[PDB]
């Protein structure tokens, strides 16, 4: 660097017309992991898509 993983409860809870990781206002705990934030951006009306963050490969 390139290849794949990057997840269950679960749309967190509250609020809000929606509010689902990702307006904001409280947390931010736990599962099966090798490994993966109650998410660090961009995108959505909201959803959804891409990306980071961790791991695995080469």
């Nucleotide at each position: 660097g390139c290849c794949a993983g990057g997840a269950u409860g679960u749309a967190g809870g509250c609020u809000u017309a929606g509010a689902a990781g990702c307006a904001g206002c409280c947390a931010u705990c736990a599962u099966u992991u090798a490994a993966a934030g109650a998410a660090a951006g961009c995108g959505u009306a909201a959803u959804a898509g891409c990306u980071c963050a961790c791991u695995g490969g080469u």

Shown are 58 nucleotides from a PDB entry: RNA (58 NUCLEOTIDE RIBOSOMAL RNA DOMAIN). The 1999 paper behind the entry is "Crystal structure of a conserved ribosomal protein-RNA complex". Keywords: RIBOSOMAL RNA, TERTIARY STRUCTUR, E RNA-PROTEIN INTERACTION, MINOR GROOVE BINDING, ANTIBIOTIC BINDING, RIBOSOME. The entry also models magnesium and osmium ions. An Rfam search finds the family "Bacterial large subunit ribosomal RNA" in it. Rfam links the family to the GO terms structural constituent of ribosome and ribosome. Crystallisation conditions: PEG 600, MAGNESIUM ACETATE, COBALT HEXAMINE CHLORIDE, SODIUM CACODYLATE, KCL, pH 6.50, VAPOR DIFFUSION, SITTING DROP, temperature 310.00K. The entry also contains RIBOSOMAL PROTEIN L11, not shown here. Method: X-ray diffraction, resolution 2.8 angstrom. The entry became public in 1999.